[PDB]
Context: one part of a larger RNA, bound to proteins that are not shown
RNA sequence: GAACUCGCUGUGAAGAUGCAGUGUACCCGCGGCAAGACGGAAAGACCCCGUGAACCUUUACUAUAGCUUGACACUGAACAUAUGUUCUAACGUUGGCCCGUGAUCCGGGUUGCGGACAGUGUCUGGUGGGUAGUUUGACUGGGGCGGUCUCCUCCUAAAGAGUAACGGAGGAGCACGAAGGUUGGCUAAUCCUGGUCGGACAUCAGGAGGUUAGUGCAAUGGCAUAAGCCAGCUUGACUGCGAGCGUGACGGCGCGAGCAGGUGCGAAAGCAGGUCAUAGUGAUCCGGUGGUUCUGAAUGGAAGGGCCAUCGCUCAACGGAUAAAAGGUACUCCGGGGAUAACAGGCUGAUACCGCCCAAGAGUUCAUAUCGACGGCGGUGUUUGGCACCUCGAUGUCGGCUCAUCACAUCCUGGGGCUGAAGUAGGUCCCAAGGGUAUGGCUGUUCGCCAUUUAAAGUGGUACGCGAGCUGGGUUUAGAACGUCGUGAGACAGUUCGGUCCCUAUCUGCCGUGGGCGCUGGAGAACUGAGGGGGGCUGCUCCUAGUACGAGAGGACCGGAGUGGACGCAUCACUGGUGUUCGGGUUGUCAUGCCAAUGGCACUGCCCGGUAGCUAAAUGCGGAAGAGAUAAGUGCUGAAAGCAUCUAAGCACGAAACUUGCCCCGAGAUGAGUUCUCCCUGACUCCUUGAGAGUCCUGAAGGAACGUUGAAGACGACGACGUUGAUAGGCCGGGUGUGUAAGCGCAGCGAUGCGUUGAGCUAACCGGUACUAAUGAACCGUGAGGCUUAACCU
Repeated sequence: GAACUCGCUGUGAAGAUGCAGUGUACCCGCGGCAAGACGGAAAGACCCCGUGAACCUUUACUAUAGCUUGACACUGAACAUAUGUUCUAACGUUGGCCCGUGAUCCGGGUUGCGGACAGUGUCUGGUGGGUAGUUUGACUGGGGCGGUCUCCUCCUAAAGAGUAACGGAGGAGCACGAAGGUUGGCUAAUCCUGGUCGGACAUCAGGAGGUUAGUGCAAUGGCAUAAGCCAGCUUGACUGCGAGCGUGACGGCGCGAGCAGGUGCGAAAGCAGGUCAUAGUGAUCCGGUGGUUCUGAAUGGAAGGGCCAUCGCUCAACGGAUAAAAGGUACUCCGGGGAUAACAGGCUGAUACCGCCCAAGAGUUCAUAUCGACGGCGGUGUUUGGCACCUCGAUGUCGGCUCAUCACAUCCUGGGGCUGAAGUAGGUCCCAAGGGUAUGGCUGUUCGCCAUUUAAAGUGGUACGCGAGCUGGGUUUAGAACGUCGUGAGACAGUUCGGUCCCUAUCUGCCGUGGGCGCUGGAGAACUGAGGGGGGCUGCUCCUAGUACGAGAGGACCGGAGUGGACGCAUCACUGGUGUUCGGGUUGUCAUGCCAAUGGCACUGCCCGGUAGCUAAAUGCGGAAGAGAUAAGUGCUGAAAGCAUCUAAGCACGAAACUUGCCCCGAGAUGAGUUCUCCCUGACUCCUUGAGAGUCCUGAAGGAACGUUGAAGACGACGACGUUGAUAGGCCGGGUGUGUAAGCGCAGCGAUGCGUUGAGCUAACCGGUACUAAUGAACCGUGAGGCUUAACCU
């Protein structure tokens, strides 16, 4: 992207609608819910990378405005001894007055005051985050911090060479005119025996020993013909070259006989182009010094260049960015990366957690009631980690809330063995996952501590379950402050106050509820029950019995009865809530002509009561018994194995687990079931001749539509009723609620009171009642229901 878009377990680029295996599932809507589609949104803001960017800082680098110094210029004259005083004529005047001129500009004039000063130009030193441009390495089991970066030796390195890691170990950044050359000579360490001072060890002698020494400095390979040690003479630590070869991507690096010239040592053969060998180092550019049969910008020279020899400063980040190189960013930004971190997944299982083996010892005695040293072997995948496989064109993160679901390594309740189990109460281990499994104080907490409960307050998995379900206290933005660190920008084994949480659900899934078709003629009912779901908690008291047990203290099992807590279902008779559709009181105001009476509006204006309905705090009921098959466990009989033995044959017990029993759904149970009842008993034509098509007639049972509706309902659906009628409304009567209407009369000055009067009004309630509306119809649905085979009938 396209979709004919299920579950599970596995697999897999490592968390699958699409793969494998398997389970389940008729086709299609509608209302709902958000667990998934690593859902939608924004080329991750964290993290890293790029020889990206920006802005900020500073005692980073380099500049520079500005500020400042002096020299020269504009800039002159006297005088005294470059310095001072005086002068006026440059120059200044942001003093006064005059004019241009109606003018707080400007210019000119006059005058005063300063005066070669000030000030400006060019040059120059200083200062200069005020401003600008930039830099601020790489490796790295993420990055940072630490370490490292070139060279030598050994090991890793797999018997040719080479060979990696932030693998295991050590060294170098020189030394030496002898420590080089040659000739001649020489041979060690260590121990034993004896010997003045002399001792474990000095030097002397002899013996054993055989290089265990020595080699200028690591290590390795070498070294007696010594490469080790001593002496003589020396400069081959030569110049020009070099067949050939080794080793490097290259730049380069290394070995080298021999040739020419000249030398040293040796009688001579000969040996010598540094050193037993392998570290002791640095390209190029620019520059310096000496030399030179080169060059010499018209020519002769010279400068400068070349060539030969040689030197310097650096490049140690050691193939060296420039001669010159620090930081902050939570104010941030861009390009990228799951090439690379933080979350979650994965692999692993050191660590963690849970078991087991051995049994020293502890346990009065006694290893194993309960423990268990020293050591050993496993399991799990809750921990801390390791790795970096998925995701950086986004997989939202702690805790709370809501809602869960699984495991069992069991917290409670259930069953059992042993006990260092008298009883009560425990300990320990085995079986068991059905159900159950606190509320508060403190803190963001999870946790934890604490208070008070409880039968118990289980342990884990589920993206440390659950933000397209809520929250947003904690934690990762921007503000601010403290301590601390920093010269600073800023920062934090820290702290503190404040601080935007989006999404109308297509698909899967789930909860509900319809439509289609099927189920073999159609229709209305009642069922069966494959299969699925719900439910399953438990305290206390009393009786048994103060019995069994026990010295007492205390104090049962088994069995029975009662009454609670929590949870669930139903219901509304009661007790209550609600009751903007009922009655009443009352404030303000407006209106109905006014009074009286009423109505509107002010949250129903505010209130007080309250019917039906809905409802909890109200009041009924539930968890079971029983059965079957079992767990651990206990046995019976019983051989193999003359015994013994719960077991091999056979038989019996045995738990909230399992299968039933209780409640609900349920035949799309396509394996589509059963039972009861009801309905339809025409004619004709054609064709490719068959479960064929068509015309006319017929239209059932029943259904649907429509209407009145409902303690049924989002809509569908479901229920009642449709005149042969109580379906709804009205009406009549009652009930209920409110609390004595209005009008009239009487009393009172009046507010108001009293009488008529338990009055008037009264929803959804109850009982009646055809007054109103539920129509005569019409619509859909047909006309005896395939084949085959059996059996039974004709």
An RNA structure (23S rRNA, nucleotides 2022 to 2907) from Escherichia coli, in which 794 nucleotides are resolved. Among the 29 different proteins in the entry, which are not shown, are Rumicidin-2 (12-27), 50S ribosomal protein L35 and Large ribosomal subunit protein uL23. The entry also models zinc, magnesium and potassium ions. The depositors describe the entry as "E. coli 50S ribosomal subunit in complex with PrAMP rumicidin-2 (focused refinement)". An Rfam search finds the family "Bacterial large subunit ribosomal RNA" in it. Its Rfam clan is "LSU clan". The work is reported in "Rumicidins are a family of mammalian host-defense peptides plugging the 70S ribosome exit tunnel" (Panteleev et al., Nat Commun, 2024). Method: electron microscopy, resolution 1.95 angstroms. The entry became public in 2025. The sample was in a buffer at pH 7.5.